[PDB]
Context: bound to proteins that are not shown
RNA sequence: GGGCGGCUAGCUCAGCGGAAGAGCGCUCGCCUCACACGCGAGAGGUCGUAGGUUCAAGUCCUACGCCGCCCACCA
Numbered sequence: 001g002g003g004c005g006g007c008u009a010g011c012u013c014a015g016c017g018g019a020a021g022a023g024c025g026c027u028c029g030c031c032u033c034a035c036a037c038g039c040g041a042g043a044g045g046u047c048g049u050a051g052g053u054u055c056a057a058g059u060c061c062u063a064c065g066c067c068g069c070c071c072a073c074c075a
């Protein structure tokens, strides 16, 4: 100077074109005869920003913002 990866629930991460998910954490109940390393019911996300494509966009195109890599001879 180039490329690339990431940015989704509090935390750690999946999903990557058609009605937002998991583990943990949290709230409420449960020692219900496999399991408390467990069981049942819930809360919790305008999916980094600004545009654009499309009947349909976390999901594609375009710039940008940060975090991190790889590559390069600014002496």
Base pairs, nucleotide, nucleotide: 001071002070003069004068005067006066007065010024011023012022013021026042027041028040029039030038048064049063050062051061052060
Other pairs, nucleotide, nucleotide, family: 008014tWH008020tWS009010cHS009022tHH010044cHS015047tWW017054tWS021045tWH025043cWW053057tWH054056tHS074075cSS
tRNA (Val): 75 nucleotides with solved positions.
The entry is indexed under Rossmann fold, helix bundle, coiled coil, beta barrel, RIKEN Structural Genomics/Proteomics Initiative, RSGI, Structural Genomics, LIGASE-RNA COMPLEX.
Crystals were grown from: Ammonium Sulfate, Magnesium Sulfate, Cacodylate Na, 1,8-diaminooctane, pH 6.5, VAPOR DIFFUSION, HANGING DROP, temperature 277K.
Method: X-ray crystallography, resolution 2.9 angstrom. The entry became public in 2003.
Primary citation: Fukai et al., RNA (2003), "Mechanism of molecular interactions for tRNA(Val) recognition by valyl-tRNA synthetase".
Protein in the same entry: Valyl-tRNA synthetase.
Rfam match: tRNA. A reference for the family is Hou (1993), "The tertiary structure of tRNA and the development of the genetic code", Trends Biochem Sci. From the family's description: Transfer RNA (tRNA) molecules are approximately 80 nucleotides in length. Their secondary structure includes four short double-helical elements and three loops (D, anti-codon, and T loops). Further hydrogen bonds mediate the characteristic L-shaped molecular structure. tRNAs have two regions of fundamental functional importance: the anti-codon, which is responsible for specific mRNA codon recognition, and the 3' end, to which the tRNAs corresponding amino acid is attached (by aminoacyl-tRNA synthetases). tRNAs cope with the degeneracy of the genetic code in two manners: having more than one tRNA (with a specific anti-codon) for a particular amino acid; and 'wobble' base-pairing, i.e. permitting non-standard base-pairing at the 3rd anti-codon position. The family's RNA type in Rfam is transfer RNA.